Primary citation: Chirayil et al., Plos One (2014), "NMR Characterization of an Oligonucleotide Model of the MiR-21 Pre-Element". An RNA: 16 nucleotides with solved positions. The PDB entry is titled "oligonucleotide model of miR-21 pre-element".

[PDB]
RNA sequence: CCGUUGAAUCUCACGG
Numbered sequence: 001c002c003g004u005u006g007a008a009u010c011u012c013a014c015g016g
Base pairs, nucleotide, nucleotide: 001016002015003014004013006012
C1' cells in the first nucleotide's frame, strides 16, 4: 500500500 471484515463505538485486525 492492496485487500476481507473480526470485535466494536477505536482504527488495531490480518495475508502478500
Overview
The structure was determined by solution-state NMR and released in 2014.